[PDB]
RNA sequence: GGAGUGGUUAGUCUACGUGGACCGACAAGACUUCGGUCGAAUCGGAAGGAAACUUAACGUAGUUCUAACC
Numbered sequence: 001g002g003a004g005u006g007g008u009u010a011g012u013c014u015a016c017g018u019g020g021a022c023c024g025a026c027a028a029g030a031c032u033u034c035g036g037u038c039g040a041a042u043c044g045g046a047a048g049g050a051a052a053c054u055u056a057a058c059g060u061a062g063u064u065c066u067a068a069c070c
Base pairs, nucleotide, nucleotide: 006070007069008068009067010066011065013062014061015060016059017058018057022045023044024043025042029038030037031036047054048053
C1' cells in the first nucleotide's frame, strides 16, 4: 500500500409451465333383488370468480423485502 452502496446463506411474494386437487351429494354397473364392499365419473358448495378457469401437487424463472455472516 487510492476511490460509497460488494459478496455469501436462509426465509417470504409474484409470474409461467405441467398434472390433479379441498368439502359434500346423487345416479348407474359388478359381487348378494335388500345392507355392505370394489371400480368408474357427474353435480353442488367454499375462496378468487357469473361460468370456465385458478389456488390445495410438482418444476422453472423474475422481482421485492427481512435476517445472519464475511

Background
An RNA structure with a sequence from Dengue virus 1, in which 70 nucleotides are resolved. NMR data were recorded at pH 6.5 and 298 K. Sun and Varani published it in Rna in 2022: "Structure of the dengue virus RNA promoter". The structure was determined by solution NMR and released in 2022. An Rfam search finds the family "Dengue virus SLA" in it. It is annotated as a cis-regulatory element. Rfam's curators write: Flavivirus stem-loop A (SLA) is a secondary structure present in the 5 prime untranslated (5'-UTR) region of viruses of the genus Flavivirus. Taxonomically the source falls in Dengue virus (Viruses, Orthornavirae, Flasuviricetes, Flaviviridae).